Context: bound to proteins that are not shown
RNA sequence: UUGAUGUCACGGAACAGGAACUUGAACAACAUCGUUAC
RNA sequence: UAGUAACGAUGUUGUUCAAGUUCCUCAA
Numbered sequence: 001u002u003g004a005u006g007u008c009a010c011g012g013a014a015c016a017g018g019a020a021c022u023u024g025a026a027c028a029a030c031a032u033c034g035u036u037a038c
Numbered sequence: 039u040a041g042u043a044a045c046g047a048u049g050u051u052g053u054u055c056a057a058g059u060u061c062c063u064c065a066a
Stems, first nucleotide, its partner, number of pairs: 016063002021058004027052012
């Protein structure tokens, strides 16, 4: 929870387009603590 | 009645990802 004397829905591709790419020497010297004396 | 002067020691590692876009077009 349908109406009857008549339903091709197996009657219809979620298909069509797009560069994980751009930049970066693996390197390198002077700092860190606070007060003491008169 | 007031605040002035610069000295003493020698030791020690650091960064290991950062800035971007992370959904649209053709349709409706």
Solved structure of RNA (crRNA (38-MER); Target RNA-3 (28-MER)) from Desulfonema ishimotonii, 66 nucleotides shown. It was solved by cryo-electron microscopy to 3.14 angstrom. Protein in the same entry: CRISPR-associated RAMP family protein. The sample was in a buffer at pH 7.5. The depositors describe the entry as "Cryo-EM structure of Cas7-11-crRNA bound to target RNA-3". Huo et al. published it in Nat Microbiol in 2023: "Cryo-EM structure and protease activity of the type III-E CRISPR-Cas effector".